[PDB]
C1' cells in the first nucleotide's frame, strides 16, 4: 500500500411499497413482476424496502385503507487484527 473488525464523534432529511408512462402474471391458500422518466436530506454521502395489519373482489379483472427506511447505510479520528 489493499481489507476487516471496534472505540469514539456527528441527529439533517421526513417519502412511504411513492408519482408519471407503457407492460406483464395471479384469483379468495390470489391480488405479482418487468423497463423508461422522476424525487429530500448533515462538513461529505444519497438509498422505493414488506412473508405487517384490515378490507375488498364469488373466478373476473381489476384494487381500497392503516403502519413500518435511515448515525442506518456511512464520514472523520484512533487501536488491534488480516493479507
Ligand atoms: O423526502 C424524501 N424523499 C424524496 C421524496 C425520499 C425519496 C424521503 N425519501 C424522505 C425520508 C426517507 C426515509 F427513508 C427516512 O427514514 C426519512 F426519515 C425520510 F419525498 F420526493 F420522495
Nucleotide at each position: 500500500g489493499g481489507g476487516a473488525a471496534g472505540a469514539u464523534a456527528c441527529a439533517a432529511g421526513g417519502u412511504g411499497a411513492g408519482c408519471c408512462c407503457a407492460a406483464u402474471a395471479a384469483u379468495a391458500u390470489g391480488g405479482u413482476u418487468u423497463g423508461g422518466g422522476u424525487u429530500a436530506g448533515g462538513a461529505u454521502a444519497g438509498g422505493a424496502a414488506g412473508u405487517a395489519g384490515a378490507g375488498c373482489c364469488u373466478u373476473a379483472a381489476a384494487c381500497u385503507c392503516u403502519c413500518u427506511a435511515a448515525g442506518c447505510g456511512g464520514u472523520a479520528u484512533c487501536u488491534u487484527c488480516c493479507c
Shown are 83 nucleotides from a PDB entry: RNA (Squash RNA aptamer). The structure was determined by X-ray crystallography at 2.68 angstrom resolution and released in 2022. Ions in the entry include magnesium and potassium. The 2022 paper behind the entry is "The fluorescent aptamer Squash extensively repurposes the adenine riboswitch fold". The PDB entry is titled "Crystal structure of Squash RNA aptamer in complex with DFHBI-1T". The entry is indexed under fluorogenic aptamer, adenine riboswitch, RNA.